[PDB]
């Protein structure tokens, strides 16, 4: 150094009304949540000043004994839910409103555990508009492998289509071929499909 008063200064102080809290009216302050981020929020509450309710220390200028030269604590005080109800189990995330220092009990007075209480109540437990998980209806033809052996599907995939990339046959013309090599597709934030890629037949 902050900081409740005691309290002396007044050559300030509106005396049918200043002044502390309460009806009123204006603006500006934030979490957890949420599956990924980003913002939105959004009330509670905050704090700036008149003037109407009731007492008197008063808001202005300095200071001593104080509480500590750190300050008032450390405790509560919700609420959900349940025929253990004086109980028994769950219990996130912010913010107004006082009881103090009671007494019981226990190796008892303080240390130290348990234990009956004050006034509590309020929200938000979101969630939307997105970028972002995942699912659907599709992807031509033969092959393989899922079988005791089959049919029907579905994948795993391996070529041929195809799909972008090069230049080789050229150009006067874009289209055609040759050569090399890699790769589905529209939605939709979310799914959802009771069973799901397996279902039928038959030694």
């Nucleotide at each position: 150094c902050a900081u409740c008063a005691u309290u002396c200064u007044a050559u300030g102080g509106u005396u049918a009304c200043c002044c502390a809290u309460c009806a009123u009216u204006a603006g500006a302050g934030g979490a957890a949540a949420u599956u990924u981020c980003c913002a939105a929020u959004a009330a509670a509450c905050u704090c700036u000043g008149g003037u109407g309710u009731a007492a008197g220390g008063c808001u202005u200028a300095g200071a001593g004994u104080g509480a500590u030269g750190g300050u008032c604590g450390a405790g509560g005080u919700g609420c959900c839910c349940u025929a253990u109800u004086u109980a028994g189990g769950g219990u996130g995330a912010g913010g107004a409103g006082c009881c103090u220092c009671g007494g019981u009990g226990g190796c008892a007075g303080c240390c130290c555990c348990a234990c009956c209480a004050a006034a509590u109540c309020c929200u938000c437990u979101a969630u939307u508009g997105g970028a972002u998980a995942g699912g659907a209806a599709c992807a031509g033809c033969u092959g393989u492998a899922c079988u005791g052996g089959g049919c029907a599907g579905u994948u795993a995939c391996a070529g041929c289509a195809g799909u972008c990339g090069u230049a080789u046959g050229g150009u006067a013309a874009c289209a055609c071929a040759u050569g090399c090599g890699g790769c589905g597709u529209u939605c939709c934030g979310a799914a959802a499909u009771a069973c799901c890629a397996u279902g039928c037949c038959u030694g």